[PDB]
RNA sequence: GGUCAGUGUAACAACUGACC
Numbered sequence: 001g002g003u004c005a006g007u008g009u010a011a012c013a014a015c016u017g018a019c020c
Stems, first nucleotide, its partner, number of pairs: 001020007
C1' cells in the first nucleotide's frame, strides 16, 4: 500500500487493527 473492519462523535474527521 491492498482487502475488511474498528475508536469515536451532531458528524465525521482523524487514526488504526488482521493478513500479504